[PDB]
RNA sequence: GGCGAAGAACU
RNA sequence: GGGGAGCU
Numbered sequence: 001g002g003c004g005a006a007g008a009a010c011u
Numbered sequence: 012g013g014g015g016a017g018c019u
Base pairs, nucleotide, nucleotide: 001019002018003017010013011012
């Protein structure tokens, strides 16, 4: 700096 | 589908 509650990791 | 704030 990028992504993420308009849902990350893990499952 | 579960999960629930981390991942890079």